[PDB]
Released in 2022, the model rests on cryo-EM data to a resolution of 2.6 angstroms. Solved structure of RNA (16S rRNA, nucleotides 892 to 1509; mRNA, nucleotides 4 to 25) from Pyrococcus abyssi GE5, 633 nucleotides shown. Among the 29 different proteins in the entry, which are not shown, are 30S ribosomal protein S3Ae, Zn-ribbon RNA-binding protein involved in translation and 30S ribosomal protein S17. The sample was in a buffer at pH 6.7. It comes from the structure "Cryo-EM structure of a Pyrococcus abyssi 30S bound to Met-initiator tRNA, mRNA and aIF1A". Keywords: Initiation complex, translation initiation, small ribosomal subunit, aIF5b, TRANSLATION. Ions in the entry include magnesium and zinc. It holds a match to the Rfam family "Archaeal small subunit ribosomal RNA". Gene Ontology terms of the family: structural constituent of ribosome and ribosome. Its Rfam clan is "SSU clan". For this family Rfam cites "Crystal structure of the ribosome at 5.5 A resolution" (Yusupov et al., Science, 2001). Kazan et al. published it in Nucleic Acids Res. in 2022: "Role of aIF5B in archaeal translation initiation".
Context: one part of a larger RNA, bound to proteins that are not shown
RNA sequence: UGGCGGGGGAGCACUACAAGGGGUGGAGCGUGCGGUUUAAUUGGAUUCAACGCCGGGAACCUCAC
RNA sequence: GGGGGCGACGGCAGGAUGAAGGCCAGGCUGAAGGUCUUGCCGGACGCGCCGAGAGGAGGUGCAUGGCCGC
RNA sequence: GUCAGCUCGUACCGUGAGGCGUCCACUUAAGUGUGGUAACGAGCGAGACCCGCGCCCCCAGUUGCCAGUCCCUCCCGCUCGGGAGGGAGGCACUCUGGGGGGACUGCCGGCGAUAAGC
RNA sequence: GGAGGAAGGGGCGGGCGACGGUAGGUCAGUAUGCCC
RNA sequence: GAAACCCCCGGGCUACACGCGCGCUACAAUGGGCGGGACAAUGGGUGC
RNA sequence: GACCC
RNA sequence: GAAAGGGGGAGGUAAUCCCCUAAACCCGCCCUCAGUUCGGAUCGCGGGCUGCAACUCGCCCGCGUGAAGCUGGAAUCCCUAGUACCCGCGCGUCAUCAUCGCGCGGCGAAUACGUCCCUGCUCCUUGCACACACCGCCCGUCACUCCACCCGAGCGGGGCCUAGGUGAGGCCCGAUCUCCUUCGGGAGGUCGGGUCGAGCCUAGGCUCCGUGAGGGGGGAGAAGUCGUAACAAGGUAGC
RNA sequence: GUAGGGGAACCUACGGCUCGAUCACCUCCU
RNA sequence: UGGAGGUGAUUUAAAUGCCAAA
Numbered sequence: 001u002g003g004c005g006g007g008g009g010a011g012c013a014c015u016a017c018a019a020g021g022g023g024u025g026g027a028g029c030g031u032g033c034g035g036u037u038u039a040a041u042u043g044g045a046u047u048c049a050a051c052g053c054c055g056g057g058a059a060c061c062u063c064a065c
Numbered sequence: 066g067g068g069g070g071c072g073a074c075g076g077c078a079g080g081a082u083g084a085a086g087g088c089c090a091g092g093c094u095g096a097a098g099g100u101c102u103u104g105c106c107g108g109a110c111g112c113g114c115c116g117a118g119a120g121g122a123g124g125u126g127c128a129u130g131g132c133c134g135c
Numbered sequence: 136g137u138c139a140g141c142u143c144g145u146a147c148c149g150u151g152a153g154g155c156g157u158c159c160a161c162u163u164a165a166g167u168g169u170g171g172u173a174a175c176g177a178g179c180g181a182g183a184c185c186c187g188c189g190c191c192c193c194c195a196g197u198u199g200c201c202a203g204u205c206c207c208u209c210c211c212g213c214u215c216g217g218g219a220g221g222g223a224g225g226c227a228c229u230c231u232g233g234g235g236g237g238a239c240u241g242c243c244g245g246c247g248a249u250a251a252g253c
Numbered sequence: 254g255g256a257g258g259a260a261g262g263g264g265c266g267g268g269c270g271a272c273g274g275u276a277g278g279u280c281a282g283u284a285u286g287c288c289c
Numbered sequence: 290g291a292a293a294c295c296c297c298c299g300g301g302c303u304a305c306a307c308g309c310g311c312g313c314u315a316c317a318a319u320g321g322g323c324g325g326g327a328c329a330a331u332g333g334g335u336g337c
Numbered sequence: 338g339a340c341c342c
Numbered sequence: 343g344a345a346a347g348g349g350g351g352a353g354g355u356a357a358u359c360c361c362c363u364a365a366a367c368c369c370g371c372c373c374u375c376a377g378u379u380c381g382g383a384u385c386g387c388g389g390g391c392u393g394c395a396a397c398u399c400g401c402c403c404g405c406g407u408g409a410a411g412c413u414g415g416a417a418u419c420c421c422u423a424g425u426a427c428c429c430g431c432g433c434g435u436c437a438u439c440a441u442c443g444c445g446c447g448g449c450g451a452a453u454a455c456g457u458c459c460c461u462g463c464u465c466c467u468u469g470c471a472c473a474c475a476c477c478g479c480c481c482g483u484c485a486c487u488c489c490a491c492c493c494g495a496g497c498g499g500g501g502c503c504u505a506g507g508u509g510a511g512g513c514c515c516g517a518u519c520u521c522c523u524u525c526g527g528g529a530g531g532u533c534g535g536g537u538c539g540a541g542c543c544u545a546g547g548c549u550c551c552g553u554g555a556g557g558g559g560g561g562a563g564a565a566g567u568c569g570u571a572a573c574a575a576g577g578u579a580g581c
Numbered sequence: 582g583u584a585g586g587g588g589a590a591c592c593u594a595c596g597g598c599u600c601g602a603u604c605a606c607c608u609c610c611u
Numbered sequence: 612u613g614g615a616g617g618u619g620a621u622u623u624a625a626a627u628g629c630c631a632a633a
Stems, first nucleotide, its partner, number of pairs: 001473002003470003007467007016457002020421005027314008035305002043054002065300001066298005074116004079110001086106003090102004121289001123288003129284001131279003134275002140179006147154002158171004184268005190236007199226003205222007239261001242255002245253002316414001320373007332361003337354001340350003380411001385406007428448007476576001478573001481569002484566001486563004491558003496553013511538012579599003582595005603620008
Other pairs, nucleotide, nucleotide, family: 002475tSS004574tWS007575cHS013458tWH014019cWW016460cWS018422tWH019453cSS020452cSS025416tHS026315cWW027410cSS030052tHS032051cSS035306tWS037041tWW038040tHS040300tSS042056tWH042281tWW045050cSS058062cWS059393tWS059399tWS059437tWH063301cWW063302cWW064301cWW068097tWS071292tWH072112tHS072117cWS073117tWS078111tHS080109tWS083108tWS083109tHS084108tSS084110tHS085107tHS089098cHH089103cWW094096tHS112116cHH119290tHS119292tWW126130cWH128280tWH128285tWS136270tSS136272cWH137139cHS138271tWH139180tWS140166cHS140271tWS143157tHH144156tHS146155cWW146173tWS149151tHS149152tHS162167cWW163165tHS165181cSS169250cSS196197cHS196226tWS197357cWH199229cWS200228cWS203224cWS204223cWW214215cHS230357cWS237259tWS238258tWS240242cHS241256cWW241262cWH247251tHS248250tHS257261tWH258260tHS261262cHS280285tWS289293tWS316377cWS317320cSS317378tWH318376tWH327366tWH328365tWH329447cSS330431tWS330446cSS338352tHS339351tHS343346tHS345403cSS346389tSS353359cSS354356cSS364430cSS364447tWS365429cSS366448tWS374375cHS377378cHS381410tHS382408tSS382409tHS383408tHS384407cWW392396tWH392437cSS393395tHS422453tWW423452tHH424425cHS424450tWS425451tWH426450tHS435440tWH457459cHS458460cHS469574cSS471572tWS479572cWW480571cWS482589cSS483567cWW490559cWW494555tHS495554tHS509540tHS510539tHS523526tWS568588tWS569589tWS570571cHS574577cWH602621cWW611612cWW
C1' cells in the first nucleotide's frame, strides 16, 4: 500500500430479500454432457462465467476418427 | 478399414540408338492403364540418389497478434 | 462491471516506501453537485452523443388511400328507401418520408440553508 | 406534492464498456514464432 | 515431409445396465370431439 | 408461384 | 387424387405479383369425473417427396395397436406494465429435415413504491503473525526413516594418593680374613650396626578409557494418522 | 505466576498486565 | 479540533484445503 474479519458506519441490486404471478425437481419423449462399449465411437469447454455452447438441425461433402 | 497421387530450384546415375509421360482389349481389384499381360503411342528432361521446398484441422492459448466473456 | 473508478502539472508533508488533491457535511443513478478545507487547477471514464417509439404543423400524391360528387350494371321488404361491383374523377382521411414544433424542475405550494437538491 | 399537458422529473427501449486484471477462451475462422 | 501432405470407396461422430442440465407433451371440465363464425405484424422471393 | 384439372 | 401429393401455368428483378383468409377467442350438438370419447409413447401393413445414394441414418400421409402418467420430497429458477403468464407467425441454418437461435404481433394481470434479515458489490474508518493475499497462515501427541546426545545394571582395562610388608643398590662406623707393601698403608672377601633408597606385593579411596541389556528427550525429512490451540471480537480476548 | 485435570494441541480456579475489538454512558484534559 | 481513563453489557450451531504452480 492492498486484501480479508462470525469489527463499526454510509449506499445499492428482482441473475438479493420482503409482498405477489407463473413454474422446475416426480412420468414419457427432444436435444447436449459425464461414464461404459467399440476398429473408431475425432476434438475444445466443468461454479456463477461448461452442458439447444463452438452459430455444432454431421446420410455423401463438412471431417479433424 | 482399404486404395491411389504429389518433391519449385540446385546438383548426381541416365537420356533422340529416346528420357519424363499416355492409351484399345483382358487379369488382380469394391472399382480402377493404379499395376500386370498384350504393343501402340510422344519427344527433353531426369526422386533410382543427395540437399532444399510445397503443404499440415500435427504440439504448444503457459511463446504471440486480433477478437470475446467476467 | 455500464460498476464509479484510474491518473496528470506545479506546490506542500515524510529519511524513505508513500501521502495530499481523490478528505468532511448534505445531495445524486454516478469522483453527479453545493459549501468547508495545503492545496490550486487539468485529463479519460459518468453525463453530453447516436437510433427507434408516442402528440402537432409544412411539402410531396405513385406501384399507396376512396369520404364527398357524376355515369353504367346487378340484388333486397318492389323500392319511398338500403347494399355490391366497374369507370371517370380527387389527395380529403390512412399511409409512406424529408424538414420543423413541443418539456425546461419552466409555473404554484412546502422541506432543506436563502445553495445543491428533494 | 400539485396545475396544464400527447408526454413530467435520464419521458420510454436500445448502441457506445475508462487505466488494468483474470497465465479466463480461441493458434480447429483468418495472421504468426519455435518444435515436429 | 513420400507421410501427420492431396484425392476416392465403405464405416463412425446416431452405440446404451446407468448419473446430470435445458426443454416439449400430459396427468383432463379453468376440458376432449364434430359443424359453423371473427381479427394481425415483422420479414422474404429469379439456382426463386 | 396466383388460377384451372 | 381420400390424404400426403401430381400435370399445366398468369404475374413478379417487387408500396404493383406471390408467400398470406393465423391460433388462443365466440355459437350449436355429443361425452359427465372415468386410466375414460383423458394421454399418444411403442409397434404392423400400405401410399408419397428431396437427393447421385434413404439399411446403418431423413421427412410426410391412411388404417390398425394403445405404455408410464390421477398435481410431484428435500431443494431451487424468472419477472415491476403493454411487463409476467397464455397463443400462434416470420427469418437464419436449408437439395430434404426445427421441440433450437434471433425477431413479430394477438390477449393481457397480481403485488411493492420498502429494507439490508439471507446472497453479494462500492466507498470512509479500524485490527491483522495474511501478500500464492481466509480456498491465507499455522500448532501438538501417536506411527515411519536418518543423525548427534543424556541416564544406565553388567562387563572389561589404565592413572594417582594413602596404610602395611618387602627391598636391587649407595654411604658411614665396627670386628675379622687373604695377597701385596716404599712400612705410611693399599686392593678386595665375610659378619655386625646405623642411615638413605628406585622397584615389587596387599588393602582402601578418588579418577580416565572401551563395551553395554534397558530408558529419555532433541534435530532434520515428508506426510501414515487424530483434532483445530493461535493470528480478525480467530468465533470462550490473548498472555 | 501458582495449583489441579485431560488422547494431543489444551481446560478450570485466585491475583496481575494491555502487547484487547464494538456500542452506550460517565470522568479527566488540550 | 484532537486525546487519555472507568463501569456496563455484546441472542444456537459453522471443521478442513485438496487438486495445480512444478